[PDB]
RNA backbone atom coordinates (compact mmCIF):
# COMPACT_ATOMS: atom_id res chain seq x y z
C1' N A 1 0.00 0.00 0.00
C1' N A 2 -4.29 -4.60 -2.84
C1' N A 3 -11.20 0.36 -5.22
C1' N A 4 -10.73 3.90 -9.19
C1' N A 5 -7.97 7.93 -11.86
C1' N A 6 -3.37 10.52 -12.79
C1' N A 7 2.04 11.29 -12.97
C1' N A 8 6.56 8.96 -13.49
C1' N A 9 9.09 4.95 -14.35
C1' N A 10 10.22 -0.96 -15.40
C1' N A 11 9.14 -5.07 -19.13
C1' N A 12 7.40 -5.89 -24.08
C1' N A 13 7.35 -6.34 -31.25
C1' N A 14 2.65 -4.93 -29.95
C1' N A 15 -3.09 -4.44 -28.78
C1' N A 16 -0.52 -4.23 -23.59
C1' N A 17 1.33 -5.17 -18.80
C1' N A 18 3.82 -4.34 -13.72
C1' N A 19 3.41 -0.51 -9.49
C1' N A 20 -0.78 1.61 -4.10
C1' N A 21 0.51 -5.61 -5.35
C1' N A 22 0.10 -11.49 -4.79
C1' N A 23 -1.12 -15.10 -1.49
C1' N A 24 -3.09 -17.78 3.38
C1' N A 25 -6.01 -16.93 7.66
C1' N A 26 -9.43 -13.92 10.07
C1' N A 27 -14.32 -10.26 10.23
C1' N A 28 -20.35 -12.47 12.60
C1' N A 29 -24.89 -13.65 17.72
C1' N A 30 -25.42 -16.85 12.76
C1' N A 31 -23.75 -15.37 7.67
C1' N A 32 -21.88 -12.59 3.08
C1' N A 33 -18.42 -9.11 1.88
C1' N A 34 -13.45 -5.47 1.99
C1' N A 35 -9.63 -0.66 -0.16
C1' N A 36 -11.34 -3.84 6.97
C1' N A 37 -7.47 -6.80 10.66
C1' N A 38 -3.03 -10.56 11.17
C1' N A 39 1.13 -13.07 8.85
C1' N A 40 4.61 -14.05 4.59
C1' N A 41 6.47 -12.32 0.15
C1' N A 42 6.99 -7.60 -3.11
C1' N A 43 7.50 -2.43 -3.28
C1' N A 44 6.20 4.30 -6.16
C1' N A 45 4.09 8.17 -5.31
C1' N A 46 -0.47 11.69 -6.11
C1' N A 47 -5.54 12.62 -6.00
C1' N A 48 -11.07 11.46 -5.26
C1' N A 49 -14.51 8.99 -2.57
C1' N A 50 -15.73 4.82 0.46
C1' N A 51 -16.35 1.57 6.58
C1' N A 52 -21.23 -2.02 4.38
C1' N A 53 -25.13 -5.71 4.09
C1' N A 54 -29.21 -10.42 5.02
C1' N A 55 -31.25 -12.45 9.21
C1' N A 56 -33.28 -16.44 13.21
C1' N A 57 -34.45 -18.26 18.59
C1' N A 58 -34.91 -16.72 23.86
C1' N A 59 -34.96 -13.25 28.52
C1' N A 60 -35.68 -8.26 30.53
C1' N A 61 -37.82 -3.68 29.27
C1' N A 62 -44.09 0.78 28.21
C1' N A 63 -40.43 1.86 24.95
C1' N A 64 -35.52 3.14 23.22
C1' N A 65 -32.88 -0.66 23.68
C1' N A 66 -29.99 -4.12 26.76
C1' N A 67 -28.50 -9.29 27.48
C1' N A 68 -28.21 -14.57 26.22
C1' N A 69 -27.82 -18.50 22.11
C1' N A 70 -25.38 -25.69 18.73
RNA sequence: GUCAGGCCGGCGAAAGUCGCCACAGUUUGGGGAAAGCUGUGCAGCCUGUAACUCUCCCACGAAAGUGGGU
Entry title: Crystal Structure of Zika virus xrRNA1 mutant. Shown are 70 nucleotides from a PDB entry: RNA with a sequence from Zika virus. The entry is indexed under xrRNA, Viral RNA, Flavivirus, RNA. The work is reported in "Lifetime of ground conformational state determines the activity of structured RNA" (Thompson et al., Nat.Chem.Biol., 2025). Released in 2023, the model rests on X-ray diffraction data to a resolution of 3.15 A. The entry also models magnesium ions.